[PDB]
RNA sequence: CUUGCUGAGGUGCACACAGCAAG
RNA sequence: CUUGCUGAGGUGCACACAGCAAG
Numbered sequence: 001c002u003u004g005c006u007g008a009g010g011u012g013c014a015c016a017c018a019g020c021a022a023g
Numbered sequence: 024c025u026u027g028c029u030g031a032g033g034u035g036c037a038c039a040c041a042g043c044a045a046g
Stems, first nucleotide, its partner, number of pairs: 001046007010038006017030007
C1' cells in the first nucleotide's frame, strides 16, 4: 500500500434535540 | 408552524490518520 476491525481522538457533511430571533 | 441563529453536547455517515488483523 489493499481489504477489515477499533478509535469518549482529527477534518467535513447531514440530521435530531435544547434554547433563542423574526413572522 | 416557517425561516434562521447558538451548542468542545446528541445520532448517523464520509474522509484522513493511529494501533492491530489479513493479503
Molecule: HIV-1 DIS(MAL) genomic RNA